Method: X-ray crystallography, resolution 2.24 angstrom. The entry became public in 2017. This is an experimental structure of RNA, with 20 nucleotides shown. Ions in the entry include zinc. The PDB entry is titled "Crystal Structure of macaque APOBEC3H in complex with RNA". The work is reported in "APOBEC3H structure reveals an unusual mechanism of interaction with duplex RNA" (Bohn et al., Nat Commun, 2017). Crystallisation conditions: 0.1M Tris:HCl pH 8.5 0.1M MgCl2 28% PEG 4000.
[PDB]
Context: bound to proteins that are not shown
RNA sequence: AACCCGGGGA
RNA sequence: AACCCCGGGC
Numbered sequence: 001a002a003c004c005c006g007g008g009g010a
Numbered sequence: 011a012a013c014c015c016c017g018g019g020c
Base pairs, nucleotide, nucleotide: 003019004018005017006016007015008014009013
Other pairs, nucleotide, nucleotide, family: none
C1' cells in the first nucleotide's frame, strides 16, 4: 500500500 | 505486509 482467491517468474 | 506480472470475485 482499498480486500480476498488462483497461476507464474528467463 | 519479502517482489513483480496476469486472471477472477453470488